[PDB]
RNA sequence: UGUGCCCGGCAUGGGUGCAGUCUAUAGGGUGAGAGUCCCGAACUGUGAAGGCAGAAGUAACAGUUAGCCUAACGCAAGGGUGUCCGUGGCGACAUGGAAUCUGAAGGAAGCGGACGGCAAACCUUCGGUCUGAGGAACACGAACUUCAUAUGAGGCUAGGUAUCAAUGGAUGAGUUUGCAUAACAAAACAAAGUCCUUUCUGCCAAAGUUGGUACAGAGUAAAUGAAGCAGAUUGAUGAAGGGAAAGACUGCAUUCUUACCCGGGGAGGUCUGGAAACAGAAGUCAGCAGAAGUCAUAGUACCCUGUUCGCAGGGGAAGGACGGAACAAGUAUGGCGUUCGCGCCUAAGCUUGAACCGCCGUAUACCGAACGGUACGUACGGUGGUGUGG
Numbered sequence: 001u002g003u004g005c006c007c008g009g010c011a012u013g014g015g016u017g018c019a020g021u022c023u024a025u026a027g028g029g030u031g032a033g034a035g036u037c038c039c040g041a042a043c044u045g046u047g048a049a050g051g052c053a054g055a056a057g058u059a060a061c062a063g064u065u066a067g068c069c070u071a072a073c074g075c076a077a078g079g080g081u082g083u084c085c086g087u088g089g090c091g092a093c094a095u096g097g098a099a100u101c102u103g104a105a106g107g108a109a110g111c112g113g114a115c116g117g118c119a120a121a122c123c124u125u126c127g128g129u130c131u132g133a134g135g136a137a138c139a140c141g142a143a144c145u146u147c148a149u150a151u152g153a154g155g156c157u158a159g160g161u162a163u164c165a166a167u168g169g170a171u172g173a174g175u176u177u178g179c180a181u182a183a184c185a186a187a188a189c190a191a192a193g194u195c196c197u198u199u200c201u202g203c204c205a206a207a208g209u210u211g212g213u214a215c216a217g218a219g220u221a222a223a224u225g226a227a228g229c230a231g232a233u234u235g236a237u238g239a240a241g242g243g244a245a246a247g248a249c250u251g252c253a254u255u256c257u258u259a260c261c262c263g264g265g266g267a268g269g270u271c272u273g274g275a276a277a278c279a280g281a282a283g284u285c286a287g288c289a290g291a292a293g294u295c296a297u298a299g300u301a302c303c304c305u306g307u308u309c310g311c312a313g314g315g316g317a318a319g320g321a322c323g324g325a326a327c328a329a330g331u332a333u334g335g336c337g338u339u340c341g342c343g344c345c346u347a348a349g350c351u352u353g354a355a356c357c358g359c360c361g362u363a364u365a366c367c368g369a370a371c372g373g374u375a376c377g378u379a380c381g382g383u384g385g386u387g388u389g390g
Stems, first nucleotide, its partner, number of pairs: 003106001005265005010107001013256011027039003042064003046060001050204002053201003067118003073112003078102004083098006122242006128233005134140001144228004155220003162213001165210003168196004174189004266285001270281004293322003297319001302315003327353005334345004355386010365374003
C1' cells in the first nucleotide's frame, strides 16, 4: 500500500457589510458609562516541604463567560475482493445477496459523540519551539554567514569517581526517553514569572531520587551539531506590567474558494459475439530526458462576446500510443599541450537513461500550528541526488 483524467455545478468552508441579542459561577461595587476595573458566596476539579504507599480534602490555584472545537468510541452513503449463491446474457459482462477488507490526510463539503482543548483591541518587558531547502551538509542552485562532524562529531542508556547544589505542592510552554524521522500513551526532567506553608496512617531513613560543571572508560548510527545575524509563533505557544479595549452568536445581504459531493464526457489500447462487415463489454487518468509534429474522442462538450429564440463571431477539454528538438552520463576515427609516460578540449556520429529519494515557489485542500506527512498531497513552475540494467 483504496482513491487520484476532463468539462460543468453547488457552500454545509473563508472573507465583508446591515440588523438583532448576548459576555466572565450567582450576586454585589466603583463609575457618566463596565464585556473591560474591584469585590465575591457557592458548586465542581487539583491539592501541599525527607522518601514510598494510602486516607483526608485544609491554604492556595482552575472551571462554572457569551461561546467555538473535539479524542476513544458508535452510526454510516459509498468503494474493493481470482471466494460463494440468486437473476438476465451465446459471451465479454451486468445486477442483487453472502463472506470479507474498506470507508482515508485532500466534498456523503459525512452523522454523532466528547477523554479533552480553546475563548477579547492595543503597547511594553521576559521564556520555549520553528523557519532562513536539498545535499558527508562539496559542486549545482533563486535559495543567510562562520564553525565542528564516520579519523564516530554530537545525542541518548546502565555504570563509577570528584566536587558544589537541590528537595512540598499548585501554575506551565517545552526538553529527553539508547539515536532515520516526526507524532501520540507513559515517565523523568523543565524555562520565564507568579500563588499557598494543613491534617492522619503504614512501611524505609546520615535513606531516596533530581540537577550542574569537570577528569577515566563500557553500551548503542539510515548525522548531523555549535554560534551568529534576521525572521515566524490564534495548536488562540508559557509568563509579568500596563490598558473603560473589544469578544461572541444569530439572521439578511454580499463575496472568494474547494481532489472522495451532484450532472455530464471516455479517445487509444483491451476483451466478447461474429467468417467478415458489423454489433457488444469492462475500462481509463500522479513527477522523474520530452519541445514541434502525428492518430482519435472532436473542432465535439464546453467557454467570451452579439437576439432576426433550433442564429451567426472568437476561443477550445480528458486517457493512450507514435515520434524525436533539446537535456544528462559515456565515448577520438577529431583536436590542443607534452618531461615520450601520457595530461586536457570537444561529441558530429554511437551507447545508455527501467524505476526511485526528495526539496523549494505561487495557488489550493488536509491531518498534527510548528516539525513530519497526505503519490515529490495536488496543479503550474524552480532544483539536486540515486541507478538497475551495458
Annotation
This is an experimental structure of RNA (Domains 1-5) with a sequence from Oceanobacillus iheyensis, with 390 nucleotides shown. Lineage of the source: Bacteria > Bacilli > Caryophanales > Bacillaceae > Oceanobacillus. An Rfam search finds the family "Group II catalytic intron D1-D4-3" in it. Primary citation: Silvestri et al., Nat Commun (2024), "Targeting the conserved active site of splicing machines with specific and selective small molecule modulators". Crystals were grown from: 100 mM magnesium acetate, 200 mM potassium chloride, 10 mM lithium chloride, 50 mM HEPES sodium, pH 7.0, 3% PEG8000.